[PDB]
Context: bound to proteins that are not shown
RNA sequence: CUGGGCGGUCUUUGUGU
RNA sequence: ACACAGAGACGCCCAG
RNA sequence: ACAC
Numbered sequence: 001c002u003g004g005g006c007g008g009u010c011u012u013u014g015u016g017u
Numbered sequence: 018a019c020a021c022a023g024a025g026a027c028g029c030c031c032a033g
Numbered sequence: 034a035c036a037c
Base pairs, nucleotide, nucleotide: 001033002032003031004030014037015036016035017034019025
Other pairs, nucleotide, nucleotide, family: 005029cWW006029cWW013014cHS
């Protein structure tokens, strides 16, 4: 300074009724 | 535009 | 679904 492929993406849900 | 009595996000990894 |  330009290209590429990935990706419930990652956790983001405790204690009782 | 989001969030905020200015903490952030506005893309991330690799190759040259 | 509610309340912390």